Context: bound to proteins that are not shown
RNA sequence: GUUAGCUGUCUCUUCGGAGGCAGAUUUACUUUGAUUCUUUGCGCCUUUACGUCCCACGUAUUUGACGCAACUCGCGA
RNA sequence: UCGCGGGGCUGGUUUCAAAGAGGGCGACACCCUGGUGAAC
DNA sequence: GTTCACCAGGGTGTCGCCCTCAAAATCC
DNA sequence: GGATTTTG
Numbered sequence: 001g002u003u004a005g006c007u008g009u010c011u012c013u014u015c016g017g018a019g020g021c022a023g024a025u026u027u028a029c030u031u032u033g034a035u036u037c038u039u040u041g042c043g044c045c046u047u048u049a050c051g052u053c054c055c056a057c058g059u060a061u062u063u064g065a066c067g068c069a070a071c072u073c074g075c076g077a
Numbered sequence: 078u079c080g081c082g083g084g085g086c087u088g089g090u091u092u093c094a095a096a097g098a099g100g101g102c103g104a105c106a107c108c109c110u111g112g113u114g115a116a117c
Numbered sequence: 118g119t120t121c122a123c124c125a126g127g128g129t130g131t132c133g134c135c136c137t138c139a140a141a142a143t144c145c
Numbered sequence: 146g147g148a149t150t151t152t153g
Stems, first nucleotide, its partner, number of pairs: 006023007029097006037089002040069004045064001048060001050058001071084005098137020138153008
Other pairs, nucleotide, nucleotide, family: 001094cWH002095cWH003096cWH004025tHS035091cWW036090cWW044065cWW046063cWW047062cWW052056tWW070085cWH076079cWW077078cWW
C1' cells in the first nucleotide's frame, strides 16, 4: 500500500451476468501475518568464558552501557 | 544554511493480505531472579 | 539435579466491576 | 450572561 458496496475497459462470449486489468474509495491511528534488499563505526567502561585468585594485567573477535560523528526519518527557520 | 526531536536487528525497507469499542480501578494465573529448608 | 514448601521483588495476560448527560434552578 | 450547584 490494501483489508467500501464505485468507475472505465478487455475478454468470457449467444445464456446468465462473470473473471481479469486500471484507477476510486478524504487521515496520516492501534495492531497482525507473509515477503524483497539492507548488518552504522571510532573511542571509554563493563559482562560471560581461559589463564590467576580478587583488584589489577592479558587475551575471545564474548554480553552490554555512555560519548562523538555516518546515516535515516519528523520538526521549524 | 541552521536548530529542535526519534530509530539503527526486538531494526529500517519493498511488495503484499488482513483486523480493531474504549476508559478506570482491582484481583487472580503464569513467568523470571534471589533466599532458607527438606525429600528424592 | 529436580521436586515441594515458604519468603522478597518485578513483569505480563485474563477477568471483575465499573462507566460511556441532560437539564433545571440559583448566584455573582 | 456566564458560572455554580443539585439531581435523577